[PDB]
RNA sequence: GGUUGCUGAAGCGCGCACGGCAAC
RNA sequence: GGUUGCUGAAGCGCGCACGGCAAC
Numbered sequence: 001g002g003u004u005g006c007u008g009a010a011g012c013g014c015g016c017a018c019g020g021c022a023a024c
Numbered sequence: 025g026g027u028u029g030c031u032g033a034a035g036c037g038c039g040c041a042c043g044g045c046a047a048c
Base pairs, nucleotide, nucleotide: 002024003023004022005021006020007019008018011040012039013038014037015036016035026048027047028046029045030044031043032042
């Protein structure tokens, strides 16, 4: 000091965040 | 055994839920 997959808990659709594990 | 106001936590905009306190 970065993307990405799934998903959280006292929530979910979409997105933006956050975290966990994982491959780069 | 019901509406409603604000808001939650590990989230938020909208809504639908959930809970808390409160007035009916």